[PDB]
Context: one part of a larger RNA
Molecule: 16S ribosomal RNA, nucleotides 921 to 1531
Organism: Thermus thermophilus HB8
RNA sequence: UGACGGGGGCCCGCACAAGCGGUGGAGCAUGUGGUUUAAUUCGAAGCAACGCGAAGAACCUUACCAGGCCUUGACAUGCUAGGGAACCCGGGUGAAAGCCUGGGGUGCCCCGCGAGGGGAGCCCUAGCACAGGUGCUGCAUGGCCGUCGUCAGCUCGUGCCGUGAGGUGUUGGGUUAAGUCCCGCAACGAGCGCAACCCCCGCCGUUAGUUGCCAGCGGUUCGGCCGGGCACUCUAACGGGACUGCCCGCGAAAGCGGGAGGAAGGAGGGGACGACGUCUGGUCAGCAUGGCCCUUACGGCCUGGGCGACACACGUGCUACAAUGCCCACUACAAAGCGAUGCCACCCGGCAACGGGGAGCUAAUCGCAAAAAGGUGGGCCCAGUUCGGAUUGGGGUCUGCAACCCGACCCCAUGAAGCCGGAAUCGCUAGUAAUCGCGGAUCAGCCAUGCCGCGGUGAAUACGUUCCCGGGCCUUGUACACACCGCCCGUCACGCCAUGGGAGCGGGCUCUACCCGAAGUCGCCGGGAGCCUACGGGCAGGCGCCGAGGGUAGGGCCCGUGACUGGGGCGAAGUCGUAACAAGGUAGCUGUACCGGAAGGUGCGGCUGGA
Numbered sequence: 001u002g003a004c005g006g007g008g009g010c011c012c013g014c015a016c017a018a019g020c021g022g023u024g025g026a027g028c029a030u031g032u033g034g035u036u037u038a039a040u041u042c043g044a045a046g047c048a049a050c051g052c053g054a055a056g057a058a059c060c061u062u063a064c065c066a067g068g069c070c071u072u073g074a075c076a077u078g079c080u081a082g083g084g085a086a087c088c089c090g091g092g093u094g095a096a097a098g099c100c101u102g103g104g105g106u107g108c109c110c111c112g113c114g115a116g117g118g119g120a121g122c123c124c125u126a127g128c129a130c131a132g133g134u135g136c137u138g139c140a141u142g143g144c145c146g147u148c149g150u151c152a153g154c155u156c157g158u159g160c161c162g163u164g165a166g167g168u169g170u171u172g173g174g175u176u177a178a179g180u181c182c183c184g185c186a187a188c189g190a191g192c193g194c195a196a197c198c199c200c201c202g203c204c205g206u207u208a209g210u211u212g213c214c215a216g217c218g219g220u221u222c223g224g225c226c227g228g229g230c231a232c233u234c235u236a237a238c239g240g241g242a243c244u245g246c247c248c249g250c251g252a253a254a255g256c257g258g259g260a261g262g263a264a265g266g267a268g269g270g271g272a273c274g275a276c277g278u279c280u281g282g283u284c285a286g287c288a289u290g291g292c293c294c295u296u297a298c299g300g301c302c303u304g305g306g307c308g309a310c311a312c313a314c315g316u317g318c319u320a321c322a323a324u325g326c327c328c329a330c331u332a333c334a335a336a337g338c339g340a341u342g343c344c345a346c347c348c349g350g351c352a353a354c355g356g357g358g359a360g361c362u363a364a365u366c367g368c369a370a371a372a373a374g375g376u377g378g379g380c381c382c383a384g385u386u387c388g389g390a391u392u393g394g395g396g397u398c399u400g401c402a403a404c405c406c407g408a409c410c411c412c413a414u415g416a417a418g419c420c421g422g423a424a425u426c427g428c429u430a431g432u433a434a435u436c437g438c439g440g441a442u443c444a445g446c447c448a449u450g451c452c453g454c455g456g457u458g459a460a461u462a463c464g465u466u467c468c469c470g471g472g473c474c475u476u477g478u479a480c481a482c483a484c485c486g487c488c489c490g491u492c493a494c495g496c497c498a499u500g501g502g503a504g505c506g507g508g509c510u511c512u513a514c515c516c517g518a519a520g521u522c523g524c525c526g527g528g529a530g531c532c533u534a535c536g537g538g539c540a541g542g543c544g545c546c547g548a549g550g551g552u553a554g555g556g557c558c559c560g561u562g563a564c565u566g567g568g569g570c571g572a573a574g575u576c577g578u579a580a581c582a583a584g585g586u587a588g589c590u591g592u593a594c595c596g597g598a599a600g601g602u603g604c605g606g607c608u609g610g611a
Base pairs, nucleotide, nucleotide: 001481002480003478004477005476007475008474009473010472011471012470013469015465016464019428020427021426022425023424026319027318028317029316030315031314032313033312034310035309042053043052064305065304067302068301069300073130079127080126083123084122087104088103089102090101091100092099093098109118110117111116133293136291137290141288142287143283144282146279153192154191155190156189158187159168160167172183173182174181198271199270200269203240204239205238206237208235217227218226219225246259247258249256250255321421325380327378328377329376330375331374337368342361346357347356348355349354387418392413393412394411395410396409397408398407434457435456436455437454439452440451484584486581489577490576492574494571495570496569497568499566500565501564504561505560506559507558508557509556510555511554513552514551515550516549520546522544523543524542525541530539531538532537587608588607589606590605591604592603593602594601595600
C1' cells in the first nucleotide's frame, strides 16, 4: 500500500423484512454425476457447470466402438515420367464403400494433305517437393465470451511533503443512481469509467394517401364489395417537445419536499452500452497459431452399432392432484413474425392424422390463422371420481432409401403414482409477479416441456435496515500478502542426529602417605682382616643420608563407554484438538501458584505492547 475482521461509522441492491407464486414430494421432459460397455466420443464444475457448447444426432452429423478398404491419400501446390481429348454412360461381385470392367467422345494450336502426334487442356496414373490429424499443450498463445459489477470506482502529467516503498489529488461538509454536482482544500489540471449522443414504447404535428373508413352521399347481391374522398385508424419518415425551465418553501450553492400544466418531469418507462485490472478463469472440438506427437497409419472412406444404456443420485423444467375447477355447444378482442424450391384458401373421402385435388400469393392485397383465458348456456355433485393424464395392448398415418435398439402424429381400449409435498430452497416492487395463448430460428421429419420474441388478463406487500447474502466510501486492528478457503501452537506416532542423566565398566593424568630401594655424590668408619711398599696418609672395603623407580593404600581431575531415561533438533505431504495473531470470537502478555491428553485453564497481583 493492500486483502481480511465474530472493529466501529456513513450508505446501498428482491439481501432480508412485508408479500405472491414455485422447487425439494408424485409421473414424465431434458441435462449432469455415476455405474454399465465392445464403445456407451470429448468438453463444461461453488456462485460465474448440470433445457450448458447440441438454433433439430434414427444413417448424416460423428470426433466412438465393432467390421470392410484405401493411399500424392478426399481438398492446396509444385514438379518429373507415361497416357487419355474435358466427358458421358451401363456389366460383374458385394453389405455398401472399394477393386475390377465396358460402350462410347474428339472441338482445339497446329504440320492442319493426311496415315501421325503434341500443346494453353483437364482428367486415368506412377513418382518425388507435400499433404492431412477433433492427436496433445487454455500456465506455451490470438480472437472472442463469463465474472465481481452497471458496482463508482481505476489512473497519468506536472507541482508539494516523505531518505524511501508511497502519498496529496481521489479527504472532509453537503448531494446524487453516480469521484453527479456544490463549497472547501498544496493542490490545479488532465485521461479511462457514470451520465449523453443510440434505439423501442408513450403526446402531437408535417409528408405519403390502393389494401383503413359511410366518418358525408350513392349503388348497396349490403362483402369497405362498387363508385368515390383516405380527414381518420394504421403505416413511416421527419421533426417538435422538460431543461426540475416557472412558482413557493428549504438551501451558500448544488439539490431536495411540494404545487402548477401537460400525454409526459424532476435520471419518465424499457433497452443497447459494461473502466484499470481480477478469476495465472473459459475456449487449441468454431477458427487460426508457437512447440510437441503418429504419417499404409492417430490420416481417409463406407455398411451396422453408440452418443438415447439403468439397481441408483442431483440440477432446470413441464402436467397436475381440482368445483376460482373438468368437459361440451355457440360465441367473441391480439401484437410481433414467417411463406413463389414454400405457405396451401376452398372442396371432396375418411371418426380423425391426413389424402385427391385447386385458386391465389415473390405477398400492410393472397395463405399459416381458430388466438386461449373471456363471455353464454348446458351437463357433472366432491368420491381418486366426466380431476389427473402415466403406462401397456390393438390400428393406421405422414417425413424418410429406411423409423428394432431411435421418431412424431391420430384413433379405440387400457386409465398407474398423485386427495398440496420432511429437512431445505428460487424468482419478481407495476403492466412487474401470476396466468393464457401465439410466432420465429434449426429443421426432410423430430423426442421443443428447450431457447429467442409478441401480446391477452392482470394481484399483494414494503413498517423498516436490527438479523442472514453481496457491494461502496471512510476509519481501525493485524503475526496474514498464491492474501482468512490466510496464518499458526502443543501433546501423541514414525525416522534420524547430536546430547544431559544413569546400577556402573575401562583408560589417562595426577596428588598425600608408607614400604623395599639400583647407580652415585656427600658423611662416618677403614677395624679381630687386604694392598699401597712415600704412614697419626692413601686405596679397596663396610655402614649411613638422600636417591631413579617398584610397590601398597586412599583421593582429585579428564576422556571414553553403559541396560535404561530425560528433554532438544532436523525431517516435502501422519493422529488430536484451536491456544495466539482481527475484542481471535474469554483482550493479550506476565512472575507465581494449583490442575488438565495437549496446546492450555483458573487464582492472585502486575504491564499496556489492548479499552